This is an experimental structure of RNA (U2-SL4) with a sequence from Drosophila melanogaster, with 25 nucleotides shown. It comes from the structure "'Crystal structure of the Drosophila melanogaster SNF/U2A'/U2-SL4 complex". Crystals were grown from: 20 % (w/v) PEG 3350, 0.2 M Li2SO4 and 15 mM sarcosine as an additive.
[PDB]
Context: bound to proteins that are not shown
C1' cells in the first nucleotide's frame, strides 16, 4: 500500500481539499 465480513453511532436543509468509530478475516 489493497480489499472482505460483520458491529455501532450521527435522520442531520446544503454548496465540499478529506471525512464517523469499532472488531474480525
Nucleotide at each position: 500500500g489493497c480489499g472482505g465480513c460483520c458491529g455501532u453511532a450521527u435522520u442531520g436543509c446544503a454548496g465540499u481539499a478529506c471525512c464517523g468509530c469499532g472488531g474480525c478475516c
The structure was determined by X-ray crystallography at 1.9 angstroms resolution and released in 2018.
Keywords: SNF, RRM, Splicing, Evolution.
The work is reported in "Molecular principles underlying dual RNA specificity in the Drosophila SNF protein" (Weber et al., Nat Commun, 2018).
Lineage of the source: Eukaryota > Hexapoda > Endopterygota > Schizophora > Sophophora.